[PDB]
Context: bound to proteins that are not shown
Order: sequence, then structure tokens, then C1' cells
RNA sequence: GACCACCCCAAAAAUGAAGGGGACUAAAACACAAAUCUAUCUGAAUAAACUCUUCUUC
RNA sequence: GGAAGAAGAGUUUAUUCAGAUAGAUUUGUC
Repeated sequence: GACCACCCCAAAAAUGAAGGGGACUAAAACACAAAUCUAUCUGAAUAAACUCUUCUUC
Repeated sequence: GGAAGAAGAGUUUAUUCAGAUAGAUUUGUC
């Protein structure tokens, strides 16, 4: 001893501090969860086009 | 400053799969 956080506010009756919030604060800036859509770049493939290189043979 | 056959790499373009970043919406939160 992290990944597997942290800070704030709620207590007579509402001892359910059995609750909430946070771009408030870090995660190198918009709650998570789930599912779509898209822009950009990247990897892998193919086709066409051009450019350069390498090889083989008379 | 010779022809003719193999090859490969780069760039552009269309397409397929995948990723990473980012944008948009929907759904919902015992």
C1' cells in the first nucleotide's frame, strides 16, 4: 500500500451521518451508467496514378 | 549513353476493420 480518490454541507421535531452536493478539486476543465452519431489523426489491407531505388536476362 | 522481364518504398485518392483524442444527442440513477 496507490490503480481501488478527495473536499463541502446536513443531527429536537426530519438520531435515515442508512442523507446530499462538487467544471467548486484532483483525476492535466462540463456527475456518473448505457447506447447510438460524427470530425480528426493513426495502424493493417487492396485498387488506380505518378516518382525513386533494387534485381534478372540478351 | 539498351532493351525486356521480377520487386520494393514514398505520395495522392476510393473503400473495409480497428484504435486514440475530441464534439453531438438519447436513456436512465435501489
The PDB entry is titled "Crystal structure of LbuCas13a-crRNA-target RNA ternary complex". The RNA has 88 modelled nucleotides. Crystals were grown from: 0.1 M HEPES, pH 7.5, 0.1 M L-Proline, 8% PEG 3350. The entry also contains Uncharacterized protein, not shown here.